This is an experimental structure of RNA (23S ribosomal RNA, nucleotides 2 to 516) from Pseudomonas aeruginosa, with 515 nucleotides shown.
An Rfam search finds the family "Bacterial large subunit ribosomal RNA" in it.
The entry has 30 different proteins, among them 50S ribosomal protein L6, 50S ribosomal protein L30 and 50S ribosomal protein L17.
The work is reported in "Structure ofPseudomonas aeruginosaribosomes from an aminoglycoside-resistant clinical isolate" (Halfon et al., Proc.Natl.Acad.Sci.USA, 2019).
It comes from the structure "Pseudomonas aeruginosa 50s ribosome from a clinical isolate with a mutation in uL6".
Released in 2019, the model rests on electron microscopy data to a resolution of 2.82 A.
The entry is indexed under Ribosome, Pseudomonas aeruginosa, mutation.
The sample was in a buffer at pH 7.4.
Context: one part of a larger RNA, bound to proteins that are not shown
RNA sequence: GUCAAGUGAAGAAGCGCAUACGGUGGAUGCCUUGGCAGUCAGAGGCGAUGAAAGACGUGGUAGCCUGCGAAAAGCUUCGGGGAGUCGGCAAACAGACUUUGAUCCGGAGAUCUCUGAAUGGGGGAACCCACCUAGGAUAACCUAGGUAUCUUGUACUGAAUCCAUAGGUGCAAGAGGCGAACCAGGGGAACUGAAACAUCUAAGUACCCUGAGGAAAAGAAAUCAACCGAGAUUCCCUUAGUAGUGGCGAGCGAACGGGGAUUAGCCCUUAAGCUUCAUUGAUUUUAGCGGAACGCUCUGGAAAGUGCGGCCAUAGUGGGUGAUAGCCCCGUACGCGAAAGGAUCUUUGAAGUGAAAUCAAGUAGGACGGAGCACGAGAAACUUUGUCUGAACAUGGGGGGACCAUCCUCCAAGGCUAAAUACUACUGACUGACCGAUAGUGAACCAGUACCGUGAGGGAAAGGCGAAAAGAACCCCGGAGAGGGGAGUGAAAUAGAACCUGAAACCGUAUGCGU
Repeated sequence: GUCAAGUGAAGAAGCGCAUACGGUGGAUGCCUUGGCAGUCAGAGGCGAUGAAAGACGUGGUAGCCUGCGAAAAGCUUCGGGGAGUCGGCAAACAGACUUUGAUCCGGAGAUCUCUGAAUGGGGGAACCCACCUAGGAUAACCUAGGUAUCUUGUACUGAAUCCAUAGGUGCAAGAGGCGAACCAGGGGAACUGAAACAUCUAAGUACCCUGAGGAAAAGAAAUCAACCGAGAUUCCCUUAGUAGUGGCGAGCGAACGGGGAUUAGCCCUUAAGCUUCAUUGAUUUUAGCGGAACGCUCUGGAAAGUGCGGCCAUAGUGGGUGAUAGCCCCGUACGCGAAAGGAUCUUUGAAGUGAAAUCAAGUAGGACGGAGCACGAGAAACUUUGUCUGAACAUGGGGGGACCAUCCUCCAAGGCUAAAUACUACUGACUGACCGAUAGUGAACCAGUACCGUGAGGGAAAGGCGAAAAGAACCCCGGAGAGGGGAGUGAAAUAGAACCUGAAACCGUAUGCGU
C1' cells in the first nucleotide's frame, strides 16, 4: 500500500428545554375630576303669572354639551369685585371689548318661539285651521288683548206648564298636572312556611287607586284601674316572647304597672288656635372683605426632602406648587360685611276662618251576615256595619272580657288643637379602619348614551403622555402614504400621542445542548 472483519464522529426538514432580547395583551402598583354611607343643618314643594319634561332656534369659524329664547352664551338696573375678558369638549385663530371700570358673582326686573295639565277648535307632542274686540295697514295683512272644561257664588234669561223649576248666556273666584319617600284611606294576592295540604301563614304584605300636608294621623275620657288611685294624644325602653291565641300545629302575640321624650287645652251664650294683610323691633340667609410667620446649604431635571439656624399660632396632620411646606400661593383660626330680595321669631291692630249651631236619635242597644280587636265566634266582652229593627233622658245612660247584683268610674251619638314622631327626590357643610376603574352608581369618559326590542321594557364598553406641549424644525426610504431611520425637545421618548407601570396566557428571532 491492498483486502477482510470490527467499530462510528460530524452533516436536522423540523422539533424540545434553558437563556437573552422582543411582540401581543392589558393585569398589577400608584393616582382620581366619580361614586357609596352617615352626622349636623336647610327647606319641604313646583304649576293656568303655564310646571316637570322636551322640540327647534340661538355663536365669526359651528358639531355636540351647557346657558339662553326671534331682545335668543344674552338686555336693564342696584350691590360686590379691581384686571383681565368674548362658557365647555377645544388649542389655536380672527374681529373685538375693558381702569370713563369689562368678564365674573349675588338681589331685583325685562324678554321668555313652539310643545307638554296645554286650556280657541283639531291633532300622528313640538303641527294644522279659527273667531271676537281695539288700533294700524291700498284688492295680501299686521300688532295687542281675549276665546277650554268643571266646581262654587252671582246676574240676566226662561221649557213642557199657570206660577217657577229644569235648561241656557254673561260675569267673578278656585281647580286640574308633576314629584323619591313619609302619612290617612278604598281594593287587595300568590310563591312561601305548615317538611303534602284546605283552616292558618306569608300578609292587610306586594301591587293598583284616591286624597292631604310639611309632616300627616290621633287627641282633651261615655279611658284605665281596685276600693287605693291616675288623668289627652303621639314616640321610645321595659313588663315579655309573659297572659292569651292557634288543624292548641306552623305560628301570632298583649295589657296592668313602671322609666322617659314632650307639655296646652279651648269652644257650640261662639274660644284657643290658624291664615291673609298692615305694622313693631330683632335674627338669619342669598356675595364678599381682611387674615400671622423662612432663610442659608447638599443631592437633584425641579426641593416641600438632607444639614444648620430661626419665626408665627384663637391659624400644625386642608388643597397644589417640577419630590414630602404652619411660614410659596389659595386658604384656615379669628374678626368685619348687604342697595336689594327671601325665611323664622316677636309686637298690635284688621278682615276672615275654626263654625257644626244651641250638649247631639234613625243615635245607643238588638237579630242575622261579615270585619277588627294579639283573640281561627269561641264562655266572647269592647269596637265597626251590609240587611232588618230600635231606646232612656242626670232619682238618665255606658264601661269595668259571657252574664247578674252591689260598688267604682266616666257623659257617646258636635267640634278644633302646638311639641315630642316619620321621611329626604332636593340643597349646604363636615365626616369615614367606604370603593378606587371587572371596584364604587347602570354611568369617573358627551350614559339611561350606543345597542336590542313593535312596544312596555332591557341595557354596555371606554379613565392616566409629561412638571410644562416644550406634542418632534430639518434630512433620508416610502405612494406629496402608512410606518420607520436619524436629528432635535425633555431628567426620561423602550414617556411619541393606541403615550405611567407594563404581568400571564399566546407568537417570534438569536445562542447553547439534546433529537